This is an experimental structure of RNA (T-RNA (76-MER)), with 69 nucleotides shown. An Rfam search finds the family "tRNA" in it. Entry title: Crystal structure of the ternary complex of yeast tyrosyl-tRNA synthetase. Crystals were grown from: Tris, PEG 400, pH 7.5, VAPOR DIFFUSION, HANGING DROP, temperature 293K. Keywords: TyrRS, tRNA, LIGASE-tRNA COMPLEX. Primary citation: Tsunoda et al., Nucleic Acids Res. (2007), "Structural basis for recognition of cognate tRNA by tyrosyl-tRNA synthetase from three kingdoms". Released in 2007, the model rests on X-ray crystallography data to a resolution of 2.4 angstrom. The entry also models magnesium ions.

[PDB]
Order: sequence, then C1' cells, then structure tokens
RNA sequence: CUCUCGGUAGCCAAG
RNA sequence: GG
RNA sequence: AAGGCGCAAG
RNA sequence: GUAAAUCUUGAG
RNA sequence: UCGGGCGUUCGACUCGCCCCCGGGAGACCA
Repeated sequence: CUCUCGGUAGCCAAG
Repeated sequence: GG
Repeated sequence: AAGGCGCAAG
Repeated sequence: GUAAAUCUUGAG
Repeated sequence: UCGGGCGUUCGACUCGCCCCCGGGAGACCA
C1' cells in the first nucleotide's frame, strides 16, 4: 500500500 | 434514529 | 445506554 | 474485632 | 459515558463522508 475486522464506564463487552 |  | 470483571458499602 | 469468599446494593 | 471532525435530520452511539488509532490477512514465486 490492498482487503478485512475492531475502537462504547479501568478492563471484557451487548446495542 | 427517540 | 444490557450484562460480566473490577471498584466501595456491608 | 481484619481480609477473602458465597449474597443483596450503589457509584462509574 | 459512545476514537475525532464535518454533514444529512426536529433529534445521531446508530445514517453519509473525511480523518486518527489497533488487530488479522494479502501483497512476483511459494
């Protein structure tokens, strides 16, 4: 750089 | 979308 | 603005 | 009589 | 209390864009 998944109380997180 |  | 851990009370 | 761990509550 | 900004909306954590940060993979050939 390309694709992809994330960012929510200190930490793990649903939405 | 509250 | 669900929970679980932690936190402080008790 | 401390702390922890069971428990039930509050801040964030 | 929703990574940041700019919007669309009566109202955005939620929708649109741009940005910032982290992981995984890919990236001639194997």